[PDB]
Context: bound to proteins that are not shown
RNA sequence: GGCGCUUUUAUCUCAUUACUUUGAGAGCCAUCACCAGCGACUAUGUCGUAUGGGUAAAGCGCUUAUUUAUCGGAGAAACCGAUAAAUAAGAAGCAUCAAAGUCCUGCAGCAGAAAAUCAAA
DNA sequence: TTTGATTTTCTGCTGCAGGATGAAATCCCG
DNA sequence: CGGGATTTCATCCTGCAGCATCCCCGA
Numbered sequence: 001g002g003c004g005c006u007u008u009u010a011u012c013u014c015a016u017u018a019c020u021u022u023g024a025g026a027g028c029c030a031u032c033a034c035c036a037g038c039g040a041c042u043a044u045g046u047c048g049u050a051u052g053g054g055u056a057a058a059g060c061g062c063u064u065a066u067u068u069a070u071c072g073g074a075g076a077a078a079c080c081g082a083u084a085a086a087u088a089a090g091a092a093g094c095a096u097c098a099a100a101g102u103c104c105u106g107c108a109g110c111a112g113a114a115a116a117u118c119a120a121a
Numbered sequence: 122t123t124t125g126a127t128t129t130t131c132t133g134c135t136g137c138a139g140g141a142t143g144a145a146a147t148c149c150c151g
Numbered sequence: 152c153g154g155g156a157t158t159t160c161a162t163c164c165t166g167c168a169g170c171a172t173c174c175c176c177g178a
Base pairs, nucleotide, nucleotide: 001029002028003027019101020100021099022098023097032054034053035052036051037049038048039047040046041045060093063089064088065087066086067085068084069083070082071081104140105138106137107136108135109134110133111132112131113130114129115128116127117126118125142161143160144159145158146157147156148155149154150153151152
C1' cells in the first nucleotide's frame, strides 16, 4: 500500500434497508524487468533504479482425495491413522469491534503544485 | 541564495446569497 | 357535467458593545 471477517448501534423496555463516512480490532501478502522515467558513465547506448502502466500475492482448521520423506504392516510394499510440507475441492464459525450524517444552485476569495520574466541580499 | 512583484495552468476548501409552493381561477373536454 | 390541465399570486417577523482573540520568522 493492499487481501477474506463484519459488528456495535446511538429506540430495552421494543423492532425493518442494504446508503455516505470515521477509526482506534486479530491474521496474511507486496515479488516480475514486459514498457516508460531516472542516476553514473566505457555514451545516438550500457548498468542499476522497481519511481509509474501492467502482470502473482493475500486466514485458521478439519473433510476429501493425490505427491516427497518418516512413525505406522517388522517394511520402507498399495491403502491410509498420524508425522512435516505441496496440489485440488466443497459446507464450516469466521479469527472484528467502536461512533457520526442539511441539501443543492451560483459566485468569489485563499492555499497546494510546477514553469516564465527584473534586481538586491 | 532565495526572494518579492507579475504571468500561465490544474486542484480543493471555505465564505457569501437563494431557498426548501400551496391556494385559488379559469378553461376546457370528451 | 366532474376531473383534469394550465394560469396567477403572494407571503409574519426587528443580535445588544470593546480592539486580540492560535501563532510561529538568520549565519